An RNA structure (23S rRNA, nucleotides 562 to 1403) from Pyrococcus furiosus, in which 842 nucleotides are resolved. NCBI's taxonomy places the organism under Archaea, Methanobacteriati, Thermococcales, Thermococcaceae, Pyrococcus furiosus. An Rfam search finds the family "Archaeal large subunit ribosomal RNA" in it. Clan: LSU clan. Rfam links the family to the GO terms structural constituent of ribosome and ribosome.

Context: one part of a larger RNA, bound to proteins that are not shown
RNA sequence: GAUAGGAGGGUGCGGCCCGAAAGGAAUGAGCCUCCCCGAAGGAAACCGCGGCGACGCGGGAGUACGAGGGGAGGGGACCGGGGUUGCACCGUCCGUCUUGAAACACGGGGCAGGGAGUUCGCGGCCGUGGCGAGGUUAAGGGGGUUAAGCCCCGUAGCCGCAGGGAAACCGACAUGCCCGCAGCCGGGCUUAUGCCCGGUGAGGGGCGGGGUGCGAAAGCGCCCGGAGUCACGGCCGCGAGACCCGAAACCGGUCGAUCUAGCCCGGGGCAGGGUGAAGUCCCUCAACCGAGGGAUGGAGGCCCGCUAGGGGUGCUGAUGUGCAGUUCGCUCCCGUGACCCCGGGCUAGGGGUGAAAGGCCAAUCGAGGCCGGAGAUAGCUGGUUCCCGCCGAAUCAUCCCGCAGGAUGGCCUCCCCGGAGGUAGGCGGUGGGGUAGAGCACUGAUUGGAGGUGCAGGGGGCGAAAGCCCCCGGCCUCCUGUCAAACUCCGAACCCACCGCCGCCGUAGAUGGGGGGAGUAGGGUGGCGGUGUAAGCCGUCCACCGAGAGGGGAACAACCCAGACCGGGGUUAAGGCCCCAAAGUGCCGGCUAAGUGUUACUCCAAAGGGUGUCCCGGGCCUUAGACAGCGGGGAGGUAGGCUUAGAAGCAGCCAUCCUUUAAAGAGUGCGUAACAGCUCACCCGUCGAGGUCCGGGGCCCCGAAAAUGGACGGGGCUCAAGCCGGCCGCCGAGACCCCGGCGCACGGACCGAUUGGUCCGUGAUCGGGUAGGCGGGCGUGCCGGUGGCGUAGAAGCCGGGCCGUAAGGUCCGGUGGAGCCGCCGGUAUCGCGGAUCCUGCC
Numbered sequence: 001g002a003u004a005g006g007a008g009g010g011u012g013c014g015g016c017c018c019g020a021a022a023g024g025a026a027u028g029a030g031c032c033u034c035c036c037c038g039a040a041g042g043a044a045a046c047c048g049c050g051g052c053g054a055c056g057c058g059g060g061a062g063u064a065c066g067a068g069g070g071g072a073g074g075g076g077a078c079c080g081g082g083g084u085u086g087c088a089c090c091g092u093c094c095g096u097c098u099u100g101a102a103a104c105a106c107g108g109g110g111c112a113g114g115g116a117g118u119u120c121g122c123g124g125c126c127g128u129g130g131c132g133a134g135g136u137u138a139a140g141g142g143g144g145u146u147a148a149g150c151c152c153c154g155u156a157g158c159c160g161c162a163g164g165g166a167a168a169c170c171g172a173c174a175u176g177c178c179c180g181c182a183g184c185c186g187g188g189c190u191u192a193u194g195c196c197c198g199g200u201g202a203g204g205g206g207c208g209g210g211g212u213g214c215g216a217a218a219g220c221g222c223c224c225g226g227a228g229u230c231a232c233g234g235c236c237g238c239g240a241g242a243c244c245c246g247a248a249a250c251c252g253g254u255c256g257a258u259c260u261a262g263c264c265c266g267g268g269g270c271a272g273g274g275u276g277a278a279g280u281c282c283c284u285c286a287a288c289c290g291a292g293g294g295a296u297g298g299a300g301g302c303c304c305g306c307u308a309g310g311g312g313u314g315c316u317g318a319u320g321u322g323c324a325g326u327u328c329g330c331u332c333c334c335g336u337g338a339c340c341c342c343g344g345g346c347u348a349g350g351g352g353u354g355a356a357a358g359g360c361c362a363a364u365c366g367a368g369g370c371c372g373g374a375g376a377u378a379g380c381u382g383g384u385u386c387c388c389g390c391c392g393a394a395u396c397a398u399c400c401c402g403c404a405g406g407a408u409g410g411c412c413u414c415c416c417c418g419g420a421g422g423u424a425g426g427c428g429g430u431g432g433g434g435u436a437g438a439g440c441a442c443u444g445a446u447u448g449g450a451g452g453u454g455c456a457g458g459g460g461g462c463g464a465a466a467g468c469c470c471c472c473g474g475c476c477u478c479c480u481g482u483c484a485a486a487c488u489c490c491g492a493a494c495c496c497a498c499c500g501c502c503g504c505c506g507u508a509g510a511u512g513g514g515g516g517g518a519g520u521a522g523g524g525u526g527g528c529g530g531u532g533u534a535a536g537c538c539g540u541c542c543a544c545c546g547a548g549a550g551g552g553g554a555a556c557a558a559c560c561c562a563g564a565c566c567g568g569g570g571u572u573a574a575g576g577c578c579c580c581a582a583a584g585u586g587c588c589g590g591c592u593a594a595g596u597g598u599u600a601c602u603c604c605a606a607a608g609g610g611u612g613u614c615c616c617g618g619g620c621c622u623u624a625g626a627c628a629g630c631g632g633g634g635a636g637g638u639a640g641g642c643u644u645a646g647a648a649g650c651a652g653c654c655a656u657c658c659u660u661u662a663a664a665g666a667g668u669g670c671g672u673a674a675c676a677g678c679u680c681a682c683c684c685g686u687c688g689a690g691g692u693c694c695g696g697g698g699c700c701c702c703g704a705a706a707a708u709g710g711a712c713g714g715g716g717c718u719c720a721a722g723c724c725g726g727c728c729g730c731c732g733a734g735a736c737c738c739c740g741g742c743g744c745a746c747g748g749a750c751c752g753a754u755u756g757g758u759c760c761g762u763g764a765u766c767g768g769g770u771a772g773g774c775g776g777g778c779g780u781g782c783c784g785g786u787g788g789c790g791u792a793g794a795a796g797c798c799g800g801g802c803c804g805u806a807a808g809g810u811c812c813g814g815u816g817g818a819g820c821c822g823c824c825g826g827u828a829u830c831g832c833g834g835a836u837c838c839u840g841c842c
Base pairs, nucleotide, nucleotide: 009090010089011088012087013086014085015084016083017082018081023079024078031074032073033072034071035070036069037068041065046059047058048057049056050055094107095106096105109842110841111840112839113838114837119240120239121238122237123236124235125234126233127232128231129230130229131228134159135158136157141153142152163170164169176207177206178205179204183200184199185198186197187196188195210223211222212221213220243383244382246380250373251372252371253370255368261347262346263345264344265343266342268340269339272304273303274302275300279296280295281294282293283292284291285290309334310333311332314330315329317328318327349365351361352360353359386777387776388775389774390773391772396409397408398407399406411519412517413516414515415514416513417512421505422504423503425502426501427500428499429498430497432495433494437490438488439487452476454475458472460470461469522545523544526541527540528539530537531536550561551560552559565741566740567739568738569737570736571735575731576730577729578715579714580713584728586727587726588725589724590723591722597717598716608702609701612699613698614697615696616695617694618693620691632683635659636658637657640654641653642652665680742767743766744763745762746761747760748759749758750757751756778831780828781827782826783825784824785823786822787821788820789819796815797814798813799812800811801810802809803808
Other pairs, nucleotide, nucleotide, family: 009089cWW019080tHS021812cSS022800tWS023078cWW026077tWS028076tWS028077tHS029076tHS029078tSS030075tHS038067tHS039066tHS039738cSS040066tHS040569tSS042062tWS042064tHS043063tWH044061tHH045060tHS052588tHS054727tWS062063cHS093108cWW094834tWS097101tWH098100tHS099522tSS099557cWS101105tHS115835tHS116383tWS116832tHH117384cWH118242tWS132227tWS133160tWS133226tHS135229tSS139154tHS143151cWS144149tHS145147tHS162171tSS165167tHS165168tHS172223tWS173208cWW176225cWH180203tHS181202tWH182201tHS189194cWW209224cWW213219tWW214219cWW215217tHS215218tWS243384cWW245381cWH247377tWH248376tWH250374cWW254369cWW256349tWH257260tWS257261tWS257347tWH257352tWS267341cWW270307cWS270308cWS271305tHS275299tWW276299tHS277298tHS278297tHS286288tHS286289tHS308335tHS312313cHS313331cWW319324cWS322324tHS323327cWS348361tWS349368tHS350367tHS354357tWS388805tWS392771tHS393519tSS393770tWH394410cWS395546tHS400405cWW402405tHS407520tWH411518tWW413773tSS418511cWW419420cHS419509tWS419510tHS420506tSS420509tHS424504tWS431496cWW434435cHS434491tHS435492tWH436491tHS439441tWS440484tWH442487cWS443484cWW443487cWS444484cWS445483cWW446482cWW448480cWW450478tWW451477cWW456474tWS459471cWS462468cWW463467tWS488489cHS523558tSS524543tHS525542cWS529538cWW532534tHS532535tHS545557cSS548563cWH548564tWS550733cSS550734tHS551574tSS554603tWH556602cWW559600tWS561573cSS572733tWH574732tHS576583tWS581583cWS582731cSS592594cWS592720tWH594718tWH596720tWW601602cWS606704tHH607703tHS610700cWW619692cWW622625cSS622690cWW626630tWH626631cWW632682cWW632685cWS633634tWS633662tWS633681tWH637638cWW638666cWH642647tWS643651tWS644646tHS646673tSS648674cHS649667cSS649669cWH650671tWW655666tWS660664tWW667668cHS668679cWW669679cWW671672cWH671676tHS672673tHS712715tWH716721tWS720722tHS769770cHS777807tSS779830cWS790818tWS793816tWS793817tSS793818tHS794817tHS794819tSS795816tHS797815cWW802810cWW804806tHS807831cSS833834cHS
């Protein structure tokens, strides 16, 4: 444990279960009770006064309370810790590839064992030790010893002690000058450390003079006032198999024709049946030519055929972890042959053999197999094993038969050196600048019409002829007219050089210099782009992810909040307050009738459009009341003319004027295609008002169709739990505050025979972490010294107890029945989760 949810767990707490043993506790456990001190934080009741309200102030009161600490007191046995399970909360393996892995990328059944940075030489570093201008031996033999190491002896050679030059060949500062770190010396100063200022200044730094080479010369190159050598460990480079594994080759020497191919010798096999050639014959008919018939014979790379035997077409059947690493049945081809078959025998690897397919040559053939070279080599895949502490990347640039790789820089990290400044931020001063924007000022593209009539010419005219004179594409001034990556009369914000200042940062040593070690696939939102319909590509700066959690956005690599030592107390951020799910059925006002929306996200659809609402504008206009209804209207020239059949307001074009007044458009629609008819703008006018416009804005509506289930996360919500403009109280992180502890870094002190350790102080400005760099510890095997243990019970095994951040140590019980620890110094075929790992067992 037969109703209930998932990387199988962590963290926290219930139930059940036990616990003698290694633990604390009867010298008092879980537990109860009183009192006090008490970090950060921090109320209420109740009172008075505000605030439209939500709610706020003052006092209560920094009180009650509060992490944490002390004393006393009662009760009387387990408590931690362990197994298992329920419950709350959170959690989509591991490793690797990767920009991104929970992955529908790759790898793994499970477990055990085995398993990967190694050796020599050489170079460049580092630490440490001896010796010292020298230093060290190697090879060796004497010697000693059981042997051997060590001892002492050998000094060959190497490097250093002087360099430069290719060579010839030449040959230098045991110091002349000046800064100044440390320290010493002096003065002043603070209680002291300590500080400010002047000498002296090794070490160090900067000149001069020097050597030599090039050199007529000059000017540079290199060098110059004595430190190295040897030794030991380790980091790193290169050659070597070179951390480990991993393939297709190539080549050399060998071994196959019992498979199979062809070649040869010598043998054998093949039911039955058909057809019917040549060859030969006869009869009848014909002078011949021949004609008709029949027989006989028996050939075939021949036919039929599931004879034996050989092959293997279709079923794309049966099988397809088989019966079978090439099979089965039906069907089908051949089946006296260029046939099949046996035995012997021949030809061998760039060779043979091939009715020739790159086929075949022994489960292996576009060059067999075996062995060796061979641990080939691969810029390529996979894997590469104990822990902890500290710092902590770049995925860019130049070069490259190079872009899937190297090297060298930037950058990261470690050690050392010298030694007083350094300048991420901001202000001012002094400079640099042509991007935003803007425009005619250039270089100079283009759009449009006036007025100049300054002119080169394609059309016309009185053209008496390029004519005198005007005319029209047009070429170019002028006020004007469009706008211009690669234009500029101009020109921001803004970036950047230097200085001064302030800030900050440094004498616990910065800034700079030298030395050792890496890492050269990027992604990505946003800005600014370039291309590109777009997504995407490619630059650039960019928070960030890589390599960084936690909290929130439903989840969600990269949006927001936040940078994280442990444990505790507390308060906020981001965001949220209707339930799920902590916290508001909040408050004022307004929008909304779509379930719009309840989605800043990765999540968010438009032009156009609604007498849909709500609200700003300035006009018209109001008894000089048409806003809608309603009663009556609806003139004349004129049929406008043209056009045209007609155009008579009413195809269409154009003029669009004038008279007279309720009023009248060379006419709004209908109607004929076109006189007519119906009617309008319009108007006095009854009803007796607050009216019609137009134009911005918010918001909601239409526009708006999609494919397994539709969904704002869900439910569901409609004076909201929505939307927009305010506001108030809360909820709510590992952040931040606060107690205690821990590591690191640095200072101070002490301790040691080395490494290390301890004690105190400071840190707000120390604590994430992949590549990588460094630093400390742990464990394993054996050796040596030292010092221990064991049959009254070793190692080993299994469960429990205790310690350690941890790697791992230690104790008890059971089992087992001979070997085993600790310390210190060494050393390595030294630690395993992966390798389509290998083997073994299940």

The sample was in a buffer at pH 8.2. The structure was determined by cryo-electron microscopy at 6.6 angstrom resolution and released in 2014.